[PDB]
Context: bound to proteins that are not shown
RNA sequence: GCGCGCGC
RNA sequence: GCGCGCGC
Numbered sequence: 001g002c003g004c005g006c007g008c
Numbered sequence: 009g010c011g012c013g014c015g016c
Base pairs, nucleotide, nucleotide: 001016002015003014004013005012006011007010008009
């Protein structure tokens, strides 16, 4: 690379 | 769209 969470 | 973590 692609996804999810959180932060920004 | 960057960071951190995890997943694929």

Shown are 16 nucleotides from a PDB entry: RNA.
Protein in the same entry: ATP-dependent RNA helicase DHX58.
It was solved by X-ray diffraction to 2 angstroms.
It comes from the structure "Crystal structure of human LGP2 C-terminal domain in complex with dsRNA".
The work is reported in "The RIG-I-like Receptor LGP2 Recognizes the Termini of Double-stranded RNA" (Li et al., J.Biol.Chem., 2009).
Sample source: chemically synthesized RNA.